[PDB]
RNA sequence: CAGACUGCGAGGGCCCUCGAGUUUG
RNA sequence: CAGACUGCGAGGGCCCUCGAGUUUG
Numbered sequence: 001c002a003g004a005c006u007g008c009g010a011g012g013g014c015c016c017u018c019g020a021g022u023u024u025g
Numbered sequence: 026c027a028g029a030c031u032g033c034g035a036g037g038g039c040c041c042u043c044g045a046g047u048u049u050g
Base pairs, nucleotide, nucleotide: 001050002049003048004047005046006045008044009043010042011041012040013039014038015037016036017035018034019033020031021030022029023028024027025026
C1' cells in the first nucleotide's frame, strides 16, 4: 500500500417473514 | 378488496460508504 472476513460505532439503500395503524380509491 | 403512507412493533438476511478488530499478500 492493497485483498478478505467479522459486523462493534457511524451515514445511506434493500429483501423475506408475521403483525399494528393512517389515508385515498 | 386495491394503491399509497408510518424514520410503525417483531423474527431472519443482504448491499453501498467511512471507521474498528481480525486475517492475508
Solved structure of RNA (Zika virus stem-loop A (SLA) top stem) with a sequence from Zika virus, 50 nucleotides shown.
The structure was determined by X-ray crystallography at 1.51 A resolution and released in 2024.
Tipo et al. published it in Rna in 2024: "High-resolution RNA tertiary structures in Zika virus stem-loop A for the development of inhibitory small molecules".
Crystals were grown from: Sodium Acetate, Magnesium Sulfate, Lithium Sulfate, Isopropanol.